[PDB]
About this RNA:
The RNA (23S ribosomal RNA, nucleotides 536 to 1274) from Deinococcus radiodurans R1 has 709 modelled nucleotides. It holds a match to the Rfam family "Bacterial large subunit ribosomal RNA". The literature on the family includes a 2001 paper in Science by Yusupov et al., "Crystal structure of the ribosome at 5.5 A resolution". Clan: LSU clan. The entry has 27 different proteins, among them 50S ribosomal protein L28, 50S ribosomal protein L35 and 50S ribosomal protein L16. The depositors describe the entry as "The large ribosomal subunit from Deinococcus radiodurans in complex with avilamycin". It was solved by X-ray crystallography to 3.43 angstroms. The work is reported in "Avilamycin and evernimicin induce structural changes in rProteins uL16 and CTC that enhance the inhibition of A-site tRNA binding" (Krupkin et al., Proc.Natl.Acad.Sci.USA, 2016).
Context: one part of a larger RNA, bound to proteins that are not shown
RNA sequence: ACAAGCAGUCAUGGCACCUUAUGCGUGUUAUGGCGUGCCUAUUGAAGCAUGAGCCGGCGACUUAGACCUGACGUGCGAGCUUAAGUUGAAAAACGGAGGCGGAGCGAAAGCGAGUCCGAAUAGGGCGGCAUUAGUACGUCGGGCUAGACUCGAAACCAGGUGAGCUAAGCAUGACCAGGUUGAAACCCCCG
RNA sequence: GGGGGCGGAGGACCGAACCGGUGCCUGCUGAAACAGUCUCGGAUGAGUUGUGUUUAGGAGUGAAAAGCUAACCGAACCUGGAGAUAGCUAGUUCUCCCCGAAAUGUAUUGAGGUACAGCCUCGGAUGUUGACCAUGUCCUGUAGAGCACUCACAAGGCU
RNA sequence: AAACCUUAUGAAACUCCGAAGGGGCACGCGUUUAGUCCGGGAGUGAGGCUGCGAGAGCUAACUUCCGUAGCCGAGAGGGAAACAACCCAGACCAUCAGCUAAGGUCCCUAAAUGAUCGCUCAGUGGUUAAGGAUGUGUCGUCGCAUAGACAGCCAGGAGGUUGGCUUAGAAGCAGCCACCCUUCAAAGAGUGCGUAAUAGCUCACUGGUCGAGUGACGAUGCGCCGAAAAUGAUCGGGGCUCAAGUGAUCUACCGAAGCUAUGGAUUCAACUCGC
RNA sequence: GAGUUGUCUGGUAGGGGAGCGUUCAGUCCGCGGAGAAGCCAUACCGGAAGGAGUGGUGGAGCCGACUGAAGUGCGGAUGCCGGC
Numbered sequence: 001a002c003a004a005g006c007a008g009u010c011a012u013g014g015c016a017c018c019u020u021a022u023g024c025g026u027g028u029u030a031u032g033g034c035g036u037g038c039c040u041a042u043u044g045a046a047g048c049a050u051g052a053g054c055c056g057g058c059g060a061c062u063u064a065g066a067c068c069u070g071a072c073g074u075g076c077g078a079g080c081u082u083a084a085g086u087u088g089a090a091a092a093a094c095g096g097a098g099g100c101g102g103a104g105c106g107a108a109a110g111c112g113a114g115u116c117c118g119a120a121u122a123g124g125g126c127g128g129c130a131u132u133a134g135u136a137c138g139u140c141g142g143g144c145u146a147g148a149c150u151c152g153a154a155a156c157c158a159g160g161u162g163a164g165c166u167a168a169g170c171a172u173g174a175c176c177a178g179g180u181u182g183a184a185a186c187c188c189c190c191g
Numbered sequence: 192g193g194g195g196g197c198g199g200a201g202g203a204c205c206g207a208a209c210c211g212g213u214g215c216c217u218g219c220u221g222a223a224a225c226a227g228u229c230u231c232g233g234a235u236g237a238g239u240u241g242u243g244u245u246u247a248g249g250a251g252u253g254a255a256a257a258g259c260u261a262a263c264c265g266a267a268c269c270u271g272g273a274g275a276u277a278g279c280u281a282g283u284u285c286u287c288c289c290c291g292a293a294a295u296g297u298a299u300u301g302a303g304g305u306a307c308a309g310c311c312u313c314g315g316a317u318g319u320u321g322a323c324c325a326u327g328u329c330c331u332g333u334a335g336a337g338c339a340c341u342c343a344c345a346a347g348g349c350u
Numbered sequence: 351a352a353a354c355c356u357u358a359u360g361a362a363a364c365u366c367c368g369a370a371g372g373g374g375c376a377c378g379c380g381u382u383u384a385g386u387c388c389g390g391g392a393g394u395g396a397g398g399c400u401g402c403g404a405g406a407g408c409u410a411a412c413u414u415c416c417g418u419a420g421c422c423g424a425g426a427g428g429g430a431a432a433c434a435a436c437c438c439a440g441a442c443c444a445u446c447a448g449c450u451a452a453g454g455u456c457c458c459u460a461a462a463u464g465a466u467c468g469c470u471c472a473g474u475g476g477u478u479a480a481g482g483a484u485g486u487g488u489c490g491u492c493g494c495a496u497a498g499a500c501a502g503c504c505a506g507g508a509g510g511u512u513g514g515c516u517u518a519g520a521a522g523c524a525g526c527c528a529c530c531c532u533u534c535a536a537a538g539a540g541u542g543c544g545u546a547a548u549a550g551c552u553c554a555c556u557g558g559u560c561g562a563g564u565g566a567c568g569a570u571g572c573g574c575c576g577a578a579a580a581u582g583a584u585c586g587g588g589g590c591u592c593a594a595g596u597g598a599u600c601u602a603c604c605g606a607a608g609c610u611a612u613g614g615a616u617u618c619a620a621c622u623c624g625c
Numbered sequence: 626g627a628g629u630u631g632u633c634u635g636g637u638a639g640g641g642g643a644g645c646g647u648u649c650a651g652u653c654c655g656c657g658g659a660g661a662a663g664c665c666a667u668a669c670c671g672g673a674a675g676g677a678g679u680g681g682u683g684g685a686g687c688c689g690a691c692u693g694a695a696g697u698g699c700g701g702a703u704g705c706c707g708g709c
Base pairs, nucleotide, nucleotide: 008034009033010032011031012030013029014028015027016026017025018023020677038051040049053709054708055707056706057705058704063146064145065144067143068142069141070140071139072138073137074136075135076134079100080099081098085094086093087092104111105110115124116123149282150281152279156272157271158270159269160268161267167246168245169244170243171242172241173240174239175238176236178205179204180203181201186196187195188194189193209233210232211231214229216227217226248264250260251259252258285644286643287642288641289640290639295308296307297306298305299304309394310393311391312390313389314388315387316386317385321382322381323380326376327375328374329373330372331371335367336365337364341361342360343359345357346356347355348354397422398421399420400419401418402417403416405414406413427438428437429436442614443613444612445611447610448609449608453604454603455602456588457587458586462601464600465599466598467597468596469595475590481575482574485572486571487570488569490567491566493564494563502559503558504557505556506555508532509531515525542551543550615634618631619630621628645698647695648694649693650692651691652690653689655687656686663682664681665680666679667678669676670675
Other pairs, nucleotide, nucleotide, family: 002003cHS020667cWH025668cSS037052cWW038701tWS039050cWW042044tHS043397tSS043434tWS045049tHH059699tWS059702tHS060282tWS060699tWH061283cHS062148tWS075080tSS077133tSS084095tHS088091tWS103112tSS104114tSS105124tSS106109tHS113126tWS114125cWW117122cWW129130cWS133134cHS141390tSS146148tWS151280cWW153276tWH154275cWW155273tWW162248tWH162261tHS163166tWS163246tWH163251tWS167252tSS167258cSS176207cWS177206tHS181200tWW182198tWS182199tWS182200tHS183199tHS184198tHS185197tWW190192cWS208234tWS212213cHS212230cWW213230cWW215228cWW218223cWS221222cHS221223tHS222226cWS247250cSS248267tHS249266tWS250266tHS253256tWS286673cSS287672cSS291638tHS292393tSS292637tWH293394tSS293424tHH294423tHS311639tSS312640tSS321384cSS324378cWW325377cWW332368tWS333369tWH334368tHS337339cWS338340cHS338361tWH340364cWS349353tWW350351tHS365366cHS392639cSS393638cSS398435tSS404415cWW407410tHS422434cSS425441tHS426440tHS428452tSS438451cSS441635cWS450606tWH452605tHS454461tWS460604cSS463594cWH470593tWH473475cWS476589tWW480576tHS483573cWW489568cWW496498cSS498499cHS498562tWS506536tWS507554tHS510530cWW513527cWW514526cWW516520tWH516524tWS519546tWS521547cHS522542cWH523543cWH533537tWW536537cSS537554tWS538540cWS538553cWW540541cHS544549tHS545546tHS545547tHS585588tWH589594tWS616633cWW617632cWW622628cWW623626tWW623627cWW636637cHS644674tSS646697cWS654688cWW657685tHS660685tWS661684tHS661686tSS662683tHS
């Protein structure tokens, strides 16, 4: 042991249990309702489209730079900060070379809150802005350059190893039972 | 030059060893990474094979298939450049909350890829400028219609 | 024959004309809630379906290419048996509460085998068309009524004559031309059958006999035939007309994660409390 | 931070925000042979990542908090090693 199934889920019944534990309970089970694995790739996947037998462990967005550009934070702020190094290290100071603001316009000479094109003024960029600052470091969002998220080529270049397989050459050795056929030549018959 | 003797020639014949692989089958996780039975080819030649040796990677060898060069040769193997490159394929793991697209345009040795714009989000500034709907006003030549132009076309009348 | 006149049409690349809508600006005469600029980070740059407007196509395609709205995309829930897109609808969480939407209310499942008036004898419902038919139900246009018509039954259905042409002949009826006259209560040089040709048989029309209606075109509702393909059939099924088919009208209930009830948490915003 | 009112909350690429857990390090508080981590069982806690209680094993080391730094979270890659 009359039942059609992604294995569950929900509801109720049955039996069993009683150390977060006599209830909103744990375990199991029958019956009913509902119900198309997962991932990837796709206009669209239960797909008869990819991947995977199962479980463990390994396994993929990083680091670098006095780099660039943003955000947050801090210290000094008409300024901000050091690099290499020196000294001292159970700890850090020192070191202004340099860097960034601080004036722009032009092709440049150059000029300057002006500059440029031009013979001027018309205009471009810039200034007063009507008005606000920057710089050093730290974390982070990105960029750049380097394997730059990890795995995967066919291939390209360098140097070396192979003729103990195989293709050949060379020197030196070996090997081919038996059987059949009967070429030249030589020697006689014949034209 | 025909007959006879004699002689013992050959990429001659038959066929073992050996060398080779014609056909069928069996084998296909094999007995075996190329074989087995049966069958067949060569079997004194351009024959078979032992030992030592020589020739190699754009190089050798080849009675010539791009064949062979240590079981995968239209360029051997190893180590290195080297994490070559990969506009391509896969894969990218802890939770909750808020928002939330695109597959259009343009250009591209461009078409399954990139750049810019469009559309998403975060922050600052601004502040109803957005939105719908109503009024007012301008712009338009499709729907329908209609032959007045151009093309088409049905029945007549006319000269 | 062009032009020209009466009558009559087509048009993406014709226009005497010409909307509905659409576009810009102004206003807010009134409701709403976004918009723009600056700067950081992106992804997407293969779309698909349906309705409408076109092209290509064959007015074929689960076609192809643009336009336009909506959905899937990235959307679960209810419906459409199953079912991306279709119909109704946007799922913050909990509830063994309530009302509805699209769709439904015989049984498989919830909910009227409800009501009133019809229709359909086909399983139509639950396979398409030209074409075809005394299937039925509602309207309409007409023409013959008892002065007796439509059918049924009795007879008559006649005269030039075989109208002319043509053919082997064709005399109502192979056939092309025509289709008048005579008689009459009335009969087509004629409708079908027939022959090799006239004959032969009914109709058209007249008279009689009998009774009350009967005949012809279209319109419409719902049906019928037309209707043959490959493993086993069926509207999802059971089954349905004594409707569970169907046209119209009304009303009760059913029914989603929509709305509502109660509870609870996020988001932004406001109002001040800790400062 | 909380506190009623009104509001909002489907979601892929993508942006933004708040967090859970692992190792290491500094510091603080501690624990452990009357027993550490690990392992195994479970009906409790929290909005999730997760976190306790107690019990069983085990036979030395270890939790909690705050800050820092990462070789920090696997089901997939015909992924890698091993076992079955």